The RNA (tRNA) from Escherichia coli K-12 has 75 modelled nucleotides. It comes from the structure "Elongating 70S ribosome complex in a classical pre-translocation (PRE-C) conformation". The structure was determined by electron microscopy at 2.33 angstrom resolution and released in 2021. Keywords: Elongation complex, tRNA, mRNA, RIBOSOME. It holds a match to the Rfam family "tRNA". Clan: tRNA clan. It is annotated as a transfer RNA. The entry also models magnesium and zinc ions. The sample was in a buffer at pH 7.5. The entry has 52 different proteins, among them 50S ribosomal protein L11, 30S ribosomal protein S18 and 30S ribosomal protein S4.
[PDB]
RNA sequence: GGGUCGUUAGCUCAGUUGGUAGAGCAGUUGACUUUUAAUCAAUUGG
RNA sequence: CGCAGGUUCGAAUCCUGCACGACCCACCA
Repeated sequence: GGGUCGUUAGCUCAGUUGGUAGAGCAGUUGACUUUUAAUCAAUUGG
Repeated sequence: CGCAGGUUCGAAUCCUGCACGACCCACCA
């Protein structure tokens, strides 16, 4: 120099080649406990 | 659904152009 790929909530990532977006952490809030940590629920957030 | 533009009835998705990265090729005898 050239041609290939990537860019998706806080972070790490999915989203059958077109009907307008989730997952898991993190966070928040309950439950639990003497209080925690774990664990179990709910949940905002592009 | 990185930012704009385009195609489409309709674009996170398809196409262009940027931006920032990650790869991969770059005499010869």